Context: bound to proteins that are not shown
RNA sequence: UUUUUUUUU
RNA sequence: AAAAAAAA
Numbered sequence: 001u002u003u004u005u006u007u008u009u
Numbered sequence: 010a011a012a013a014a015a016a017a
Stems, first nucleotide, its partner, number of pairs: 001016007
C1' cells in the first nucleotide's frame, strides 16, 4: 500500500 | 485515523 474484523473525524 | 489475521 490492497482484502477481512474493529474503533476515530 | 488506527489495531488485529491475510495478500502484495